[PDB]
Context: bound to proteins that are not shown
RNA sequence: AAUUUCUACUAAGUGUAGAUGGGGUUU
RNA sequence: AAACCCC
Repeated sequence: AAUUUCUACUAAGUGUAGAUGGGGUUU
Repeated sequence: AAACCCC
């Protein structure tokens, strides 16, 4: 501590493992 | 203001 996004990461180096229907609309 | 439409 990277992500369509989320969680855990680093997982072998600008990424890894899974999951992931969006957009309106309702005090 | 949980489920409600269209995808």